RNA sequence: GCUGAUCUCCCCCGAGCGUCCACAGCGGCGGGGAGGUUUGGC
Numbered sequence: 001g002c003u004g005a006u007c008u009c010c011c012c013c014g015a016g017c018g019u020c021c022a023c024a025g026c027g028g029c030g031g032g033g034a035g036g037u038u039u040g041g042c
Stems, first nucleotide, its partner, number of pairs: 001042003005039001007035006016026002
Other pairs, nucleotide, nucleotide, family: 004005cHS004006tHS004036tWS004038tHS004039cHS006036cWW006038cWW013029cWW014015cSS014027cWS018024tHS035037tHS036038cHS
C1' cells in the first nucleotide's frame, strides 16, 4: 500500500419495555453500509 474479517461509527426492520402509546427515552432476534484509528491477512 491493497483488503476490511476484526475494529469505531450509523443505518433498515422491529420483538418487545414505556399507565395508555413501532420511536420522549430504550431495541430483541436479524439485514445493509461508512470509515481506514485497533488487531489481523497479503
Fragment of23S rRNA (H89) from Thermus thermophilus: 42 nucleotides with solved positions. Released in 2008, the model rests on electron microscopy data to a resolution of 7.3 A. It was solved together with 30S ribosomal protein S12, 50S ribosomal protein L1, Elongation factor G and 30S ribosomal protein S2. The sample was in a buffer at pH 7.8.